[PDB]
Primary citation: Wu et al., Proc.Natl.Acad.Sci.USA (2023), "Structural basis of transition from initiation to elongation in de novo viral RNA-dependent RNA polymerases". An RNA: 21 nucleotides with solved positions. Crystals were grown from: Sodium formate, Glycerol.

Context: bound to proteins that are not shown
RNA sequence: ACGAUUAUAUCC
RNA sequence: GGAUAUAAU
Numbered sequence: 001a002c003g004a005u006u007a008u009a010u011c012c
Numbered sequence: 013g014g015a016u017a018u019a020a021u
Stems, first nucleotide, its partner, number of pairs: 004021009
Other pairs, nucleotide, nucleotide, family: none
């Protein structure tokens, strides 16, 4: 330097 | 709640 929207898992 | 990872449009 690494879009928006969203789900899940994990770690804190 | 955040970060990470993955995935989707």
The entry also models magnesium and zinc ions. The entry also contains NS5, not shown here. The PDB entry is titled "Crystal Structure of Dengue Virus serotype 2 (DENV2) Polymerase Elongation Complex (CTP Form)".